[PDB]
Context: bound to proteins that are not shown
Molecule: U1 snRNA
Organism: Saccharomyces cerevisiae S288C
RNA sequence: ACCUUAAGAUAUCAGAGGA
RNA sequence: AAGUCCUACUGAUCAAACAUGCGCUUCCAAUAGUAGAAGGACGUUAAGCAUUUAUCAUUGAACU
RNA sequence: GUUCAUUGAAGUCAUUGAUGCAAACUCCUUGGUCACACACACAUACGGCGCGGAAGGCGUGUUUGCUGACGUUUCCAUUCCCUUGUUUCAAUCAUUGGUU
RNA sequence: AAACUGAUUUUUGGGGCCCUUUGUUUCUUCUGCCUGGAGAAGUUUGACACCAAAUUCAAAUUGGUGUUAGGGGAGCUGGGGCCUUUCAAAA
RNA sequence: AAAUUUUGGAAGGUCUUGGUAGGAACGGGUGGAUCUUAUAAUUUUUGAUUUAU
Numbered sequence: 001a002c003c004u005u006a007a008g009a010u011a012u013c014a015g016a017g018g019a
Numbered sequence: 020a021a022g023u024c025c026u027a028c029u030g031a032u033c034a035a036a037c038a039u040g041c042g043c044u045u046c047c048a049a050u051a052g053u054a055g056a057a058g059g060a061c062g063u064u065a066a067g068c069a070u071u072u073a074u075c076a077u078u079g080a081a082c083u
Numbered sequence: 084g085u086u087c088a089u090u091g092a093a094g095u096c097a098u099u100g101a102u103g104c105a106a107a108c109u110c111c112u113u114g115g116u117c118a119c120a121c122a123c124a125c126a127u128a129c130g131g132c133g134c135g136g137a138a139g140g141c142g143u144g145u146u147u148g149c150u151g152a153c154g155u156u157u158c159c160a161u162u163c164c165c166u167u168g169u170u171u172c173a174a175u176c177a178u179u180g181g182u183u
Numbered sequence: 184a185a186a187c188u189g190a191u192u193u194u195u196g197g198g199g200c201c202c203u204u205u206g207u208u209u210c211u212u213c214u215g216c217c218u219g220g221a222g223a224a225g226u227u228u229g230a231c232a233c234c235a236a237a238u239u240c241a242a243a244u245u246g247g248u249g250u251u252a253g254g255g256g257a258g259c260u261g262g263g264g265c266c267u268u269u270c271a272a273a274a
Numbered sequence: 275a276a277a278u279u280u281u282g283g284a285a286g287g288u289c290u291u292g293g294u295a296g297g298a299a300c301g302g303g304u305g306g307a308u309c310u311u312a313u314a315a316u317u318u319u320u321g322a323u324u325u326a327u
Base pairs, nucleotide, nucleotide: 006311007310008309009308011032012031013030014029015028016026017025018024019023033148034147035146036145037144038143039142040141041140042132043139044138045137046136047135056113057112058111059110060109062108063107064106067104068103069102070101074092075091076090078088079087080086081085082084115134117133149306150305151304153301154300155299156298158297159296162257163256164255165254166253167252168200169199170198171197172196173195174194177191178190179189180188181187182186183185201220202219210225211224212223213222214221229251230250231249232248233247234246236245238243258294259293260292261291262290263289264288265287266286267285268284270282271281272280273279274278
């Protein structure tokens, strides 16, 4: 002197267990 | 009951890394020679050889 | 229609240009300029039966579930030696093994 | 350990190839070289090379960009192939 | 099945190929990739470059 912020997520279906 | 979350749980698929293999497939330049292959040149011959281009409006004058 | 001059308006350079065609020459970068060979092969057509390198295709194994720095641990970790032209032959020294 | 044979090493000589390694081995510094291929020290919280400035040359510092390599061996360790033994299941 | 084979594991031998200074665990007002949604409304990807009647 001007500037201080998009928000989410990090393989997927199926099966067993717990909140 | 209804989703809801989670499981250094368990199967199957996927993806990544790292090892590791395939009788896998393609490619890797003369020296017994003075070469060659691939790709360039924004390199020369070179004004190469052949074609083709260089305004619009107004007015006057001759002209078909 | 054709030629000469005048006013105004714009206006890439080029005409040794542009475009079409084609050839010679010169030069740059790039590469295993590796090893063993100078060889009579092959119908199922061709030992793809030397070591590497480049690039892909496919398969298996292990780990992971995108990936990296940064801090904490009262976590684990924790090495040496020769060499810098190379290769080869001989003379010689030393070491070590095998037999007489 | 007297003889022979193979593997490693020291010194000297010979042959071949290479040196454009062009800042003459390019890992760094220092000494040095063609009748030669060599010598010393060093190797990552470090060293070395280079760039830029301004103090009114150099040195000083601050800020930057890089370089710290290639080969071989011993251990230690990850993976594959093949062989032996032992154990378990089915046939 | 104690004889044979195939499958799995342990140990040893041989051959090869790779590594050799970091690695694990925890963590967050940590960086970057990928994915979904704003987002099919003039500045990139939800159509004005098949030259047209």